An RNA with a sequence from Francisella tularensis subsp. novicida U112, together with DNA: 80 nucleotides with solved positions. It comes from the structure "Crystal structure of FnCas12a in complex with pre-crRNA and 18nt target DNA". Protein in the same entry: CRISPR-associated endonuclease Cas12a. Lineage of the source: Bacteria > Pseudomonadati > Gammaproteobacteria > Thiotrichales > Francisella tularensis subsp. novicida.
[PDB]
Context: bound to proteins that are not shown
RNA sequence: AAUUUCUACUGUUGUAGAUGAGAAGUCAUUUAAUAAGGCCGU
DNA sequence: CTTATTAAATGACTTCTCTAAAGGACT
DNA sequence: AGTCCTTTACT
Numbered sequence: 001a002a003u004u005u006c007u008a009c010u011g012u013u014g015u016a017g018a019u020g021a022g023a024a025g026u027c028a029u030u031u032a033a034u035a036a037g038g039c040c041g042u
Numbered sequence: 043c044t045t046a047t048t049a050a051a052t053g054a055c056t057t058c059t060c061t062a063a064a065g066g067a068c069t
Numbered sequence: 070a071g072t073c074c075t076t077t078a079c080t
Stems, first nucleotide, its partner, number of pairs: 005018005020060018061078009
C1' cells in the first nucleotide's frame, strides 16, 4: 500500500471476497443548543 | 432519563427507468 | 419530402 467502486491486503504494474446503477422522494437516528419537567447521575 | 423546538450531519427505505419505432414538426 | 427530436405502445 495499486481497485469500476468498497473492505482487508502484498496476495508483485496486483491478491481474496464483495459489488444494482442513475434519478426522485421520504423517513429514522446521532450530536449540539434551548424551553418546561421527572428519578435510587449518567 | 422525558416531551418538545432549531441547526448541522450519516444512513436506510420505497418509487421510476434500464426501448424500438411510430408520429409530427421544422425545414 | 427529409431530418431528427418527441411520443408512443400497455399494464
Description:
It was solved by X-ray diffraction to 3.45 angstroms.